[PDB]
Context: bound to proteins that are not shown
RNA sequence: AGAACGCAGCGAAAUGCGAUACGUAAUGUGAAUUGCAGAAUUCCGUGAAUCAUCGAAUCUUUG
Repeated sequence: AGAACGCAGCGAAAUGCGAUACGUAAUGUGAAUUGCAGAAUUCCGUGAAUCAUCGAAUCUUUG
C1' cells in the first nucleotide's frame, strides 16, 4: 500500500473519521447551516465551507 469492525439524532445510499469517533482546528468567508421528519443554532463584526491549503490535532482492530 490495503482491509475488518465500529461511530450517528435519522442511517436507504455514498465516504467521513476512529471509543475524543461525518468529529473539528489554523489561515478564512458573510446570511444562512444540521441530507430529510424532528429537535436547534444564527442572522448591521466570532453561525458555515473544502469554493482553496500534496495543510493539521486525534488515530480502535487487522496489514